[PDB]
């Protein structure tokens, strides 16, 4: 430096609903 | 905008090379 992983099973762009 | 639903990316970490 690259690739793979997940705890990211996240949320934060983006899309939908309610108000 | 808040709530809900959906939801990648970036980065960090780890591991491999």
């Nucleotide at each position: 430096u690259c690739g793979u992983g997940g705890u990211a099973u996240a949320u934060u762009a983006c899309c939908u609903g309610c108000c | 905008g808040g709530c809900a639903g959906a939801g990648a990316a970036a980065c960090a970490c780890a591991c491999g090379a």
This is an experimental structure of RNA, with 36 nucleotides shown. It was solved by X-ray crystallography to 2.65 angstrom. Crystals were grown from: PEG 2000 MME, LITHIUM SULFATE, SPERMIDINE, COBALT HEXAAMINE, pH 6.0, VAPOR DIFFUSION, HANGING DROP, temperature 293K. The work is reported in "Conformational heterogeneity at position U37 of an all-RNA hairpin ribozyme with implications for metal binding and the catalytic structure of the S-turn" (Alam et al., Biochemistry, 2005). The entry is indexed under ribozyme, S-turn, dual conformation, RNA. The entry also models sulfate ions.